RNA sequence: CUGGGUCGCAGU
RNA sequence: CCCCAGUUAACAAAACAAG
Ligand code: HLV
Numbered sequence: 001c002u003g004g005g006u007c008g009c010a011g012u
Numbered sequence: 013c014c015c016c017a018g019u020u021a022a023c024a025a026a027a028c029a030a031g
Stems, first nucleotide, its partner, number of pairs: 001018005009031001011028001
Other pairs, nucleotide, nucleotide, family: 002021tWS005025tWS006026cWH007011tWH008010tHS008029tWS010030tHS014026cWS015024cWS016022tHS016023tHS017021cSS
C1' cells in the first nucleotide's frame, strides 16, 4: 500500500 | 490513526479518539 476486524455513542 | 492478515488478504483481541 491493499483486504478484513472484536471493541467504541462516535473510527473519511 | 488500533489489531490481524496478503489479493483464496485466518481465528481472534482491548486499549485508545476530535466531537
Ligand atoms: C478502528 C480504529 C478500530 C481504531 C477502526 C475499526 O474499524 C483505533 C483508529 C484508531 C474501522 C472500520 C477498530 C481506528 C475498528 N472497519 O480501532
The PDB entry is titled "Crystal structure of a class I PreQ1 riboswitch complexed with a synthetic compound 1: 2-[(dibenzo[b,d]furan-2-yl)oxy]ethan-1-amine". This is an experimental structure of RNA with a sequence from Caldanaerobacter subterraneus subsp. tengcongensis, with 31 nucleotides shown. It was solved by X-ray crystallography to 1.8 angstrom. Crystallisation conditions: 0.01 M magnesium acetate, 0.05 M MES (pH 5.6), 2.6 M ammonium sulfate. Bound small molecules: 2-[(dibenzo[b,d]furan-2-yl)oxy]ethan-1-amine (HLV).